[PDB]
Context: bound to proteins that are not shown
RNA sequence: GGGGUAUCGCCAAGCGGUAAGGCACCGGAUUCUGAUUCCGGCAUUCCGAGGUUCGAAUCCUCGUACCCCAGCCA
Numbered sequence: 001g002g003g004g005u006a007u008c009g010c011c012a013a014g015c016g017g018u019a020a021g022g023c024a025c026c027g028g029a030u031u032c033u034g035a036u037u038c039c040g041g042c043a044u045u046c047c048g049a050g051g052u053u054c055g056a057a058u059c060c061u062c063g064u065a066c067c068c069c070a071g072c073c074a
Base pairs, nucleotide, nucleotide: 001069002068003067004066005065006064009023010022011021017054025041026040027039028038029037047063048062049061050060051059
Other pairs, nucleotide, nucleotide, family: 007013tWH007019tWS008021tHH012020tHS013019tWS014046tWW014057tWS016053tWS016055cWS018055tWS019045tHS030036cWW031035tHS052056tWH053055tHS
């Protein structure tokens, strides 16, 4: 250079209507496995800065971070 991805600690929905779920975690209740089960809480925010819109994580602009490619490997 080119090809890709950026959303809660780790995964992952959301495809312009104003943020699902799972794992983990913090509480409380059950329980002769400090397990299970069980209710409750947990991102006013989605890499950053502008722009367009009544309205965006969802569109545009310029940035930034990370992954992949210089095997007669797959």
Solved structure of RNA (Glutaminyl-tRNA), 74 nucleotides shown. Method: X-ray diffraction, resolution 2.5 A. The entry became public in 2005. It holds a match to the Rfam family "tRNA". Rfam describes the family as follows. Transfer RNA (tRNA) molecules are approximately 80 nucleotides in length. Their secondary structure includes four short double-helical elements and three loops (D, anti-codon, and T loops). Further hydrogen bonds mediate the characteristic L-shaped molecular structure. tRNAs have two regions of fundamental functional importance: the anti-codon, which is responsible for specific mRNA codon recognition, and the 3' end, to which the tRNAs corresponding amino acid is attached (by aminoacyl-tRNA synthetases). tRNAs cope with the degeneracy of the genetic code in two manners: having more than one tRNA (with a specific anti-codon) for a particular amino acid; and 'wobble' base-pairing, i.e. permitting non-standard base-pairing at the 3rd anti-codon position. By type it is a transfer RNA. Crystallisation conditions: Ammonium Sulfate, pH 7.2, VAPOR DIFFUSION, HANGING DROP, temperature 293K. The depositors describe the entry as "Glutaminyl-tRNA synthetase complexed to glutamine and 2'deoxy A76 glutamine tRNA". Gruic-Sovulj et al. published it in J.Biol.Chem. in 2005: "tRNA-dependent Aminoacyl-adenylate Hydrolysis by a Nonediting Class I Aminoacyl-tRNA Synthetase".